[PDB]
Overview:
The RNA (brocolli-pepper aptamer) has 374 modelled nucleotides. The PDB entry is titled "Unbound state of a brocolli-pepper aptamer FRET tile". The sample was in a buffer at pH 7.5. The entry is indexed under RNA, origami, aptamer, fret.
RNA sequence: GGAUACGUCUACGCUCAGUGACGGACUCUCUUCGGAGAGUCUGACAUCCGAACCAUACACGGAUGUGCCUCGCCGAACAGUCUACGGCGAGCUUAAGCGCUGGGGACGCCCAACGCAUCACAAAGACUGAGUGAUGAACCAGAAGUAUGGACUGGUUGCGUUGGUGGAGACGGUCGGGUCCAGUUCGCUGUCGAGUAGAGUGUGGGCUCCAUCGACGCCGCUUUAAGGUCCCCAAUCGUGGCGUGUCGGCCUGCUUCGGCAGGCACUGGCGCCGGGACCUUGAAGAGAUGAGAUUUCGAUCUCAUCUUUGGGUGUCUCUGGUGCUUGAGGGCCCUGUGUUCGCACAGGGCCGCUCACUGGGUGUGGACGUAUCC
Numbered sequence: 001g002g003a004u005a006c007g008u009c010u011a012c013g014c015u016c017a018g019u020g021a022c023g024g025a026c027u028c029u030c031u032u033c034g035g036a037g038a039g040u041c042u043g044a045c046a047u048c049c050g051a052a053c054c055a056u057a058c059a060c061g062g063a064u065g066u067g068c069c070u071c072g073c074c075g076a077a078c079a080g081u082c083u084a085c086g087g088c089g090a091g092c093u094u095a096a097g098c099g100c101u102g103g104g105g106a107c108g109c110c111c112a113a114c115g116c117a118u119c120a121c122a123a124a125g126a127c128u129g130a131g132u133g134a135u136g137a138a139c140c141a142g143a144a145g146u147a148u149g150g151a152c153u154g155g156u157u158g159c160g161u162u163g164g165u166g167g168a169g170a171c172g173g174u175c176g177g178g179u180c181c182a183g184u185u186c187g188c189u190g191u192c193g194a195g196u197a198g199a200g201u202g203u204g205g206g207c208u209c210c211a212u213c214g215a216c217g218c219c220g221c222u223u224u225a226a227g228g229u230c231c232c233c234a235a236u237c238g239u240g241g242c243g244u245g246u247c248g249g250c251c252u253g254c255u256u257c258g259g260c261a262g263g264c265a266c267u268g269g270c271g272c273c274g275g276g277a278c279c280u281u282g283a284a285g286a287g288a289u290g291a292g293a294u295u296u297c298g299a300u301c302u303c304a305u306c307u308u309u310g311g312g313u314g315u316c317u318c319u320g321g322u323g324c325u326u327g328a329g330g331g332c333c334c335u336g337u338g339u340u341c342g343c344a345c346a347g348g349g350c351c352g353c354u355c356a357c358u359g360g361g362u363g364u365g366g367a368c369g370u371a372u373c374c
Base pairs, nucleotide, nucleotide: 001374002373003372004371005370006369007368008367009366010365011364012363013362014361015360016359017358018357019356020355021354022043023042024041025040026039027038028037029036030035044066045065046064047063048062049061050060053150054149055148056147057146058145067353068352069091070090071089072088073087074086075085078129079128080127081126082125083124092329093328094327095326096325097324098323099322100321101320102319103318104317105316106315107314108313109312110311111310112309113308114220115219116136117135118134119133120132121131137157138156139155140154141153142152158218159217160216161215162214163213164212165211166210167209168208169207175204179194180193181190182189183188221285222284223283224282225281226280227279228278229277230276231275232274240273241272242271243270244269248266249264250263251262252261253260254259286307287306288305289304290303291302292301330351331350332349333348334347335346336345337344338343
Other pairs, nucleotide, nucleotide, family: 031034tWS051059cWW051060cWW052144tSS076084tWW077123tWS122130tWW170206cWW171205cWW172176cWH172195cSS172198cWH173177cWH173195cWH175196tHH176202cWH177200cWH184187tWS191194cWH194199tWS195200cWH196203tWS198202cWH199200cSS237244tWH239242tHS245265tWS246248cHS246266tHS246267cWW255258tWS256258cHS265266cHS295298tWS296298tHS298299cSS339342tWS
C1' cells in the first nucleotide's frame, strides 16, 4: 500500500416513526458548532376595517393570520346549483346494511295563474326558478382615490294629453247677447228679417292651424265601459243605410202679378239604425262548462266544477352523490408467544399529498481502524 471480513464515521438513496409546517433578510440567546429558540424587518397570499349612494375590481393605509389537496357539516338565508372565505370534523381499498340528499320517470294530493323588464325583502359573489312588494319612454351630467355597472338626483330630448298666452283662418241665428229691421200687445216674437262682410255700441262664444310657455303622463298584449274622430264598392232621394219633401234651392203650371199648386230631391237637414277602423281615459286579467243577481241586454260581478300551465307536497321506482355502522381485503408499525431465526400465529394501533428537522432500519459509495494474507 492492496485484498477479504468486521467495526466506526461520513455522503447519497430508500423506508418507517415522531415533531412539526408561507418566503427572504437582520439582531440576540443556547449549542452537537449540525442545529434550535426568541425578537425585528421585508416580500408574497388570504381575510377584516377605513371610504365616498351602493356593489365589484384595482390603488392606498392599518390590523390579523399563514405547507398543499379532497370531502362533509355550520356561518348561510325562499329553494336549488356553482365558486370563494372562515370555523369544526374527517382522509387505504372493497362489500353489505342503515340514514341523508340531488336528478329522472310514474301515480296521488294541494295551491296559484295576462306577458316582459328592473329593483327591494335578499345575503360573500355568481347562476337558475319561485313568492311577496314596488316601479316602467329615450339621452346626458354628477359623488369625496381610479375604473366599471346599477340606483338616485338634476337637466335635456321624443311622443301623447291638457291649460295659458300670442297670431292667423274659417264658422250665421239650433250658440246666445248688443245694435239695426219688421210685426209689436211694449209682454214679446222672427233669420222662411240682417254680415261669418261685420254694420259691434262683444267678432263675443265655440272650432281649426301655427308658435310659445306651463303642467301631467308614457313597458307590451287581450278584454270591458265611457268619450271623440274617420270610413262603410255602387245603384238611388241622399247617406254607410232606412224613412220623411227638405225649413234654404230649381223647373213648370194657374195667375189677380198678390198668392198658390205640381214635379225635382238642388241643398243636407229632421232624425234613427248601426257596423267597421283609429285614438284617448277608466277598470279588469289562464281556458271551458254550469248557477245566480242586475242591466243598455253586451254580462260587468260572485260562486261551483272541469281542463291546461306553473309551483309545492306524499308515495313508489330508477340513477348519482355521500355520512354512519359492520364485515372482508391490502400496507406498515407495535405487543405477546412460538420459531427453522427464514418467519408464523394471536392481539392492538395507524393509513390523503408535499417539505423540513430529529431518531431508527436498510442499500450503495468513500475514508479510517482491527484481524489475516500478499
The structure was determined by electron microscopy at 4.55 A resolution and released in 2023. Ions in the entry include potassium.